[PDB]
Context: one part of a larger RNA, bound to proteins that are not shown
Molecule: 23S ribosomal RNA, nucleotides 516 to 1247
Organism: Pseudomonas aeruginosa PAO1
């Protein structure tokens, strides 16, 4: 051990413990109410989307150069000092960057200057503080948050697997079949021809060894990173195979399949360029407050990327804004209409075209 | 060389349509001045410092497109979700209320709801519905049933039911095997009579058989069919399992309609205690007012953890870092103070510099 779900929480008996002896501490926790983990990525995830078995350790906005802007110091019409020297964070060193004047392409003029024919208009500029620190946000230039490509180059290392040659050595039980040629007896004018015996050809035949791999099965975390077992093909060859050797990286070798170069090949491994690049995917780790979007124009060989507006925050300045009320205004939409432009229907009148004169 | 069988210009008059028609035209909304009070202490605009974001999504409203399909696309425009918990809608981002700073075993509402699950009305008046309609659906179809306004017949007899009559010429001219009342063209006129059209429909070879219109008689009071409308039927078939109220169940409802007084219902308001922002008076503690949902992202203020200076100090074998339990303080990182373990080390304070904080990356090692 009659009970259904993110497992906990809000109530809550009870029982067990220990003193404080019941408004108490701690251990369970029946039964109940509410309730689909978390991270990523997203218009939205419980999502059956994406990650994680689970711990312990490690794991990502870093540094240096230029610089901009706040903050908070120095000193001030001036600020600073680089290199460097220096018994050396001192002082020196003021080249040299910054400011104290702007306009103009410039020469050049200069509180003005530039267009211009113009002292006229216009433009920028003058009526008033900068510089060097140190700390913090951003830039730049560096691998610049971290991890990840497929590739790309460059220098070695492999042909003990394999492909293809080279040299030199091996194997291939068994059993048929019956070429060219022979020899004989016939036969021809001779050459032919013809029978017998005989001979032993063959990328010849059946078939172990050996190479080889057509079919089924089974085995697929396997006995085995390609096998076995049953059946299957060549099996004197363009054959198998030992040993040694030769040819390789845009190269080599191929009776060619882009095959095969050492369980890698539409270009091998290794190392180094190298932290290649990755507008792409993941991931980013302490804690509290205040405010808070966007998925929109417009431009991109641009469309899942960026830049400028627009929407967020912050700091300064400055005097607007919103609501609603009154009061001026334009509109051409809803709605309607038929005056235009199409577009309807129905009548009455009439051209005009069609008939029956001709 | 004269008249019109038959079309049809314009004009006339009735009559409709239109995004790319317009003699007309709003509301709204924009654009401007003025002028109260409120702004949460600001709104508004200027410069500058840092962004994000440029993949939207539904819901109404006007619209293209599409089939006035689509959880469709495409705009413009408002809300809502993104980046928003709470309450309702059964479960349910984008409806519906309402915007969560913290607590409370106060209290009043909102949307919604009050028979039980399951918190509140088996609450009251006065109606409809019998279909579980409620609780899915059309064009059309029924003597379902409510209500109201009219209209024909009608005690000079209405309507229904029952009995009885339902007539010539002529077998309408004609057609036709036969039409003679109904098959097929046309006529369907006239009188008899209270009353019978030249005859529905089963239907024959024509007369036919039955019979509708009409009438008498009998009945003795209400009848007949149309409008408008409430609420209902039918139409109405799907595949795991009842399965179109979430369920039990409901039916002078626990369903619909109107109308009232109650109540229940949120993290909405109020109470009560508390913290924190920003303005103000405050040269003060503090008081006031008004705020305090949140991704991306700006701002602002901290805890820790290695090391250096402070520090030749201070702590420390009368027990350090560490490791385990406990109790305690703060809004939190986190800090203190203790039992055991543990044995030689640790660091107040304020400063200074970081390999300075892991759970995620099919991270890495190593255990398990």
């Nucleotide at each position: 051990a009659c009970a259904a779900g993110c497992a906990g929480u809000g109530g809550g008996a009870g029982c067990c413990u220990a003193c404080u002896u019941g408004u108490u501490a701690g251990g369970u926790g029946a039964c109940u109410g509410c309730g689909u983990a978390c991270c990523u990525u997203u218009u939205g995830u419980a999502u059956a989307a994406u990650g994680g078995g689970u711990c312990a350790g490690c794991g990502a906005c870093u540094u240096a150069u230029a610089u901009u802007c706040a903050g908070u110091g120095g000193c001030a019409a001036g600020c600073u000092u680089a290199a460097c020297c220096g018994u050396a964070u001192a002082g020196g060193g003021u080249a040299g960057g910054c400011g104290u004047a702007g306009c103009g392409a410039a020469a050049g003029c200069g509180a003005g200057u530039c267009u211009u024919a113009a002292u006229a208009g216009g433009g920028c500029g003058u009526u008033u503080a900068g510089u060097c620190g140190c700390u913090g946000g951003g830039u730049a230039u560096a691998g610049a948050c971290c991890c990840g490509a497929a590739a790309c180059c460059g220098g070695g290392c492999g042909a003990u697997c394999u492909a293809u040659c080279c040299a030199u050595g091996a194997g291939c039980a068994g059993g048929u079949u019956g070429a060219a040629g022979g020899u004989u007896a016939g036969g021809u004018a001779a050459c032919a021809c013809u029978g017998a015996c005989u001979g032993g050809a063959g990328g010849a035949c059946c078939g172990a060894a050996c190479c080889c791999a057509c079919u089924c099965c089974c085995g697929u975390u396997g006995a085995a990173a390609a096998g076995g077992u049953a059946g299957g093909g060549g099996a004197u060859g363009a054959c198998u195979u030992g040993u040694g050797g030769a040819u390789c990286g845009g190269a080599g070798u191929g009776a060619a399949a882009g095959g095969c170069u050492a369980a890698u090949c539409a270009a091998g491994c290794u190392c180094g360029g190298a932290g290649a690049u990755a507008g792409c995917u993941g991931g980013u780790u302490c804690u509290c407050c205040u405010c808070g979007a966007a998925a929109g124009c417009u431009a991109u060989u641009u469309a899942g990327g960026u830049a400028g507006c627009g929407c967020c925050u912050c700091a300064u300045g400055u005097a607007u804004c919103a609501c609603u009320c009154u009061g001026g205004g334009g509109g051409g939409u809803a709605g309607a209409g038929c005056a235009c432009u199409g577009u309807u229907u129905c009548g009455g009148c009439u051209a005009g075209g069609g008939g029956g004169u001709c | 060389a004269c008249u019109u069988a038959c079309c049809a210009a314009a004009c006339c008059g009735a009559u409709g349509c239109a995004a790319a028609c317009u003699c007309c035209g709003a509301a709204u909304a924009c654009c401007c001045a003025g002028a109260a009070g409120u702004g949460c202490c600001g709104a508004g605009c200027a410069u500058g410092g840092g962004a994000g974001a440029c993949a939207c999504a539904c819901g109404g409203c006007g619209g293209g497109u599409g089939c006035u399909a689509a959880c469709g696309u495409c705009c413009g425009u408002c809300g809502u979700g993104a980046a928003a918990a709470g309450g309702g809608a059964a479960a349910c981002a984008a409806c519906c209320c309402a915007g969560a700073c913290c607590g409370c075993c106060a209290g009043c509402u909102a949307a919604g709801g009050u028979c039980c699950c399951a918190a509140a009305g088996u609450u009251g008046u006065g109606g409809u519905u019998a279909a579980g309609u409620g609780g899915u659906a059309a064009a059309c179809g029924a003597u379902g049933u409510g209500g109201g306004a009219a209209g024909g017949c009608u005690u000079a007899g209405a309507c229904a039911g029952c009995u009885a009559g339902g007539a010539g010429g002529u077998u309408g001219g004609c057609u036709u095997a036969g039409a003679a009342g109904c098959a097929g063209c046309c006529a369907c006129c006239c009188u008899u009579u209270a009353a019978a059209g030249a005859a529905a429909g089963c239907g024959u070879a024509a007369u036919a058989g039955c019979u509708c219109a009409c009438u008498a008689g009998u009945c003795g009071a209400g009848u007949c069919g149309g409008c408008c409308u409430g609420c209902g039927c039918g139409g109405a078939a799907g595949a795991u399992g009842u399965a179109a109220c979430g369920g039990g169940g409901c039916u002078c409802a626990a369903a619909c309609c109107a109308c009232a007084c109650a109540c229940c219902g949120a993290a909405g308001c109020u109470g009560c205690g508390g913290g924190u922002g920003u303005c103000a008076c405050g040269u003060a503690a503090g008081u006031g007012a008004c705020g305090c949902g949140g991704u991306a992202g700006a701002g602002g203020a901290g805890c820790g953890u290695u090391c250096u200076g402070u520090a030749a100090g201070c702590c420390u074998g009368u027990g350090a870092a560490g490791g385990u339990g406990a109790g305690u303080u703060g809004a939190g990182a986190a800090g203190c103070u203790u039992g055991c373990u543990g044995g030689a080390g640790g660091u107040a304070u304020c400063a200074g510099a970081a390999g300075u904080g892991c759970g995620a990356a099919u991270g890495c090692u190593g255990a398990c």